[PDB]
RNA sequence: GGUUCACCUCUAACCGGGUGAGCC
Numbered sequence: 001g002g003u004u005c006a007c008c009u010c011u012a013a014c015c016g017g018g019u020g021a022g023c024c
Base pairs, nucleotide, nucleotide: 001024002023003022004021005020006019007018008017009016
């Protein structure tokens, strides 16, 4: 570039901010 999964965080929530690993 794509794609699939897995983790942490802001907030009553939207809206946001970060991370790990596959697979191609």
Keywords: peptide-rna complex, transcription antitermination, TRANSCRIPTION-RNA COMPLEX. Shown are 24 nucleotides from a PDB entry: RNA (BoxB RNA). NMR data were recorded at pH 6 and 298 K. Primary citation: Cilley and Williamson, RNA (2003), "Structural mimicry in the phage phi21 N peptide-boxB RNA complex". Protein in the same entry: Probable regulatory protein N. Sample source: Synthesis of the RNA fragment from the Bacteriophage phi21 boxB. It comes from the structure "SOLUTION STRUCTURE OF THE BACTERIOPHAGE PHI21 N PEPTIDE-BOXB RNA COMPLEX".